[PDB]
Context: one part of a larger RNA, bound to proteins that are not shown
Parts: sequence; structure tokens; C1' cells
RNA sequence: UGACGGGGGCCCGCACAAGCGGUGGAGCAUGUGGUUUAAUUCGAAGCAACGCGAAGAACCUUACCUGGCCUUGACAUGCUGAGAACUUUCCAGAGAUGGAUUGGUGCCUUCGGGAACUCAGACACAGGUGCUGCAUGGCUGUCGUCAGCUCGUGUCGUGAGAUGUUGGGUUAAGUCCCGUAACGAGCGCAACCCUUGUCCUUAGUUACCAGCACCUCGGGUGGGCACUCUAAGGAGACUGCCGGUGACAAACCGGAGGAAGGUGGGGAUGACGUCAAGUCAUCAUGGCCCUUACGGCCAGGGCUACACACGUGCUACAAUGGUCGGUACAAAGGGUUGCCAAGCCGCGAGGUGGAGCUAAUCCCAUAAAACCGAUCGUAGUCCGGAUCGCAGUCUGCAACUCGACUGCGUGAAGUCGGAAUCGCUAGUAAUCGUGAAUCAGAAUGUCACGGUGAAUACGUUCCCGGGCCUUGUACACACCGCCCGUCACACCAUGGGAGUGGGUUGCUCCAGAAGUAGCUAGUCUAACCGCAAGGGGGACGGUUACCACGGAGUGAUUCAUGACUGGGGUGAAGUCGUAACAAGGUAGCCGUAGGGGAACCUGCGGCUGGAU
Repeated sequence: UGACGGGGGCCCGCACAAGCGGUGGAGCAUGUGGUUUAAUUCGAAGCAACGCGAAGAACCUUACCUGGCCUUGACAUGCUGAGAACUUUCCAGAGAUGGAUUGGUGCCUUCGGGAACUCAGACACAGGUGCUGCAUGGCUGUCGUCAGCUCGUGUCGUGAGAUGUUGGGUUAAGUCCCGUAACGAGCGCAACCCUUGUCCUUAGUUACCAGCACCUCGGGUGGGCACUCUAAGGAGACUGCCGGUGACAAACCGGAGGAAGGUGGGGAUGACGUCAAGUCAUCAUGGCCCUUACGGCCAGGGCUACACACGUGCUACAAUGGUCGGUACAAAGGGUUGCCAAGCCGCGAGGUGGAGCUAAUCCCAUAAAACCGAUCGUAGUCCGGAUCGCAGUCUGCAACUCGACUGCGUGAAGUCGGAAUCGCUAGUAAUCGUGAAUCAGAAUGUCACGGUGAAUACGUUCCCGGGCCUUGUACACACCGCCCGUCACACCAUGGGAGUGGGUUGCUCCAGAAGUAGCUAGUCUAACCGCAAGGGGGACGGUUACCACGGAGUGAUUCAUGACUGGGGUGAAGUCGUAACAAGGUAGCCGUAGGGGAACCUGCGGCUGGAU
């Protein structure tokens, strides 16, 4: 900034209640979802789902049944033709056409040359007649009729932004008014958009009768411009004034004239802002296709078993009772292949007729709920007939078990409308028909004229729905949001784990090698001293200390591993809930207890990082 809230405040509208009336075992319509094939092409995604391609499938050259056949071509197409052409009525045909096609030779003439076509032969094709509004709609299929959505410049903010557009008042309403870091603007009812009893110069060659004589008092017919006959278009209706209230200012109440004086938006290039969604389809416009084909066309028939809901939206409830041919009485235009009188036909059928034949005539030319409408006075019936209208000189080469043709013998079901819901503040809720073609007369919810009009509403607390401001937000495909935890699952890492397996190493003790040093016996023969006995001094022996490796015990402390366990993360949902985010529907959270499948509940204290 938006969207949203079971936040708050203002405001509006038959939004709320005055004098309206249904859905209802049910009166079995292709209006889409449940039904019946042996050939099946796309269409909405809510009480904006029968106003979802195209604003009409009458020889298929349409949504491949296709009998069926292409080899040049109706048609779009270049190269080539007898014969331009047609007549191609008729023949197979219970069914296009080729061909008999009965005649024609056509046509301009420097007398050279040229042409179109029923059809016709070779290369290519036109045909999308499936897909598909997610790289392709432009002058709308949803606002209640909100004056609401934005912009230029300036200012403020680092910015996204904001201001303008907020506030005070007022209004259907950015017409506004008063204030204001804004000043302008894009776009309005007004005025340019239903647009002249109200005023009218002049107005009716054939209507008819106000002046009139007349009349069949239906007006033959002058005159009807004046006691008139359907107006093209033109002053028309106001912020105009007075009195107060309001900041006196936008407004809001009261008032004249005078058989009418204050507001009466009548929107196909919406003022513009709005909800992944209808046609690669009326002009358009792509990733694959047929391509002896959806270029051939004379197509040998194969969409409602009722097994129901439902968008329900006239008609009444037997009583104002049950079956006619009749009133003071609609009525003009379109109308050179049209509408089709008083019709003879009639109960009711106005097909041979035809006055209106280019309509101030008329063809549908008949009408209008009334008077006191018969006899018997107030009833699921003396309102009722679906399969069994057979059978009847009208479109015209083409109605062999189905059509209006309303003659009522027969075959019914309409009972105060309650659950709760379409929906009405004023001419409004509310029952008499359409005249006419591409020039041959069955367009039913929005049909030219509905002549029928309150014994009369409380103000917004509520129901929904909108507008504006403010506030909270874990929302931003904006509450059909976002999120939390348990259980189920899948992977990954890791804690605990009786115990195993090592690595280092304390402590205490055994055993203790080489060497080295201390301490002690037999040879020394060799050096020295001698008596040439021997001493000195050496060598091995002996064993004392130290000590490495080793051994035993007992501990530490690391590392790996371990049946089984506990949590955690991720992914994928699943599954149960809705704890948090809005006052999140019991305000959250924090420490702490307790209790629960789980988010979590509850107590006590504390905290707003709480909100009206």
C1' cells in the first nucleotide's frame, strides 16, 4: 500500500415491519445432471449453471453411417475444344445427369484474327466440414447507480509511499460550501441527447355538419381557416424571490402565482475502476492433421425405456351457481407474382365471388367486464373427455393404420397455502389484440389501448448488501488466506543402552636382559717390583644397585561397536483436529504446577509485545 476481521465510529438503499401472494404424495416440457444406440463434433464452471461459437443444418460442394465414384472441375485457378449459348421438355429414374436434345450458328470484319460456356482431358488445388481463447478479440456476458478511481506540478519521507482525495457542515451525487502544503486537472445529472396542452402565423382538392338548409339526423354536398379535423417546430419549468434556522454558506424547512409551482440522471465509442475462467469460429487468428480427401455425391437409418430430483415465475379452491347466436359499441396502412368483403357456403366454416387494386376508403371488418341475466339459491361434482376425430369439391404433377377444423355422448384428481422464502413507499403491488414478407395470411413470460386506483409508514437498534474514515494483522493467487501439533509413512543424522572389542595410562607387586658402577673367590705369567716363593695390578667368575621388555591384580580415561529405545530434521501429502495470526471468535505470551490422542485446557503470579 492493499485485501480481510465474529474491531470501532459515521452513511445509504422496501435492507428492517405497512394494505401482496407460491414451492407442497404432486396436473411425467430434452432447460442441463440420473434413462433407450448397431455410425457422437465443440460450448458455463455460484442462489451471474435454460441472455455460455453465430445476430436462423429446406438437395447435404457440414459437424468421417454414408449409397457412391473421382483422375481438371460447378465453383477459385493457368494450358486445350467440337459445338457460343439454350431447348436439354422427355428415356432408364420407385432417384442429379450424360446423351435422343427436335430448331439456332451464333460475333466483330485492315475480310488476317479473336472470344465466353451443359460438359470435358494433364501439374496444382480451393474444403479444416476435428484440436484449440493460456505466446491473437476491438466500439462489456457482473456496481447497489459509488462520484467514486487516477494524474501534472509542488511539498513532506532514506525510501516503498503519502498529500491532494483529510477535517467541519451539506448533498442522489469531487454541483458543492467553509477550512487546509497544496494548486490544478482528467473525465457529469445539468447544458449535447424521452426533448413544445402549454403560444403559433397558416393550416384539411374527395373526411363530414359548431355557421347551416339538408339528410336515411348513416350526412348525398357546397362551405367547415371562426362556436375547429392526428403539430413540423418555436418563449417551457426557476436557486426564482420573501421569512427564520445553518459560519449565512453550501444547504435544509415555510410561501406565492392560482382549477401547474421548487429539486421528476429516459446510458449501443459505461466518467473510469472492478472477479487465471465462453471462438485459434460470423472480419479475424497457432503446435499437429485430410491430402484417389469432409474435391465424389442421386446418402441402404441406428437421439423421449421413466428409474426421478430439480430455476419453483398466469390459471384456484365448485358456489356468484353450472351450456348461448345477442349491447350505447375495435376498425387504418404495407399492399404491379399482395392483403383474400356484405360471401351464395354457416350452428361456426366468408376456397368459384371480388366494392378498398396503390388506401382522409378497405381484406382479418366481428367486437367492448353493465342492465334485474332464465328453473332449482352456497358441492373434489349437471368446471372434467390425454391412447379410440373416423371423415369431409381449399398450397397443387408429390396428406395409402398421426393435425387446426373446439358439436360436448365421455375416461379423475383445483381445501385458507404451515417449514420459510421470489418480493412494494404512487400512478405504483393490478386479467380486453399485434396491421404489414426474400412482395403466396398458425413469432405465447419482457404485445401499439390494459379506461381500475390505498379505509393510508416507525425510526434506523437489528437481518443481509454497500460507501467513507479509523484500528489490529504471522494475510499478499490478500480469511475459499495463513498456520500448529499428535498418529501413519519414507529417508537421514544422533542421544540412552545389559554388554562386547580395542588404544593409552595411574597404582601395588612378582620376575628382571644387555650394559654400567659398587662389593667379593679359583687362573693370572704379559709388560711392573723381586727371593725369580710370590706380591702389585688385571682378566673371567660371585651378586648388589639401577632398568627396558614381560607377568598378575585393580582402577581410570578414550575410541569403535551393540539387541533394543528415545527424541530431532527433511520429504508428501496421508490422518485427526483448529491451538496461533482479526477481540482469531475464551486476548496472546512468560515462569510454574496439574491434566489431556494432539494442537493444547486449567490454576497462581507477571507482562502488553492488547483492543473496543